Overview
The depositors describe the entry as "RNase H complex with ASO (OOO) and RNA". The RNA with a sequence from Homo sapiens, together with DNA, has 38 modelled nucleotides. The entry is indexed under Complex of DNA(ASO) and RNA OOO stereochemistry (PO-backbone) RNase H, HYDROLASE-RNA complex.

Context: bound to proteins that are not shown
DNA sequence: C
DNA sequence: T
DNA sequence: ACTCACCCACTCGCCA
């Protein structure tokens, strides 16, 4: 260098599954 | 909430 | 929660 | 109790 997977942790917002 |  |  | 996707970057890992 080129693919590819997971992470860290702040921002942005969002969409949800379970209960009172 |  |  | 979660994904769904970026924005800002620097870390493990696979594969040549």
């Nucleotide at each position: 260098u080129g693919g590819c997977g997971a992470g860290u942790g702040g921002g942005u917002g969002a969409g949800u599954g379970a209960g009172g």
The entry also contains Ribonuclease H1, not shown here. The structure was determined by X-ray diffraction at 2.68 A resolution and released in 2024.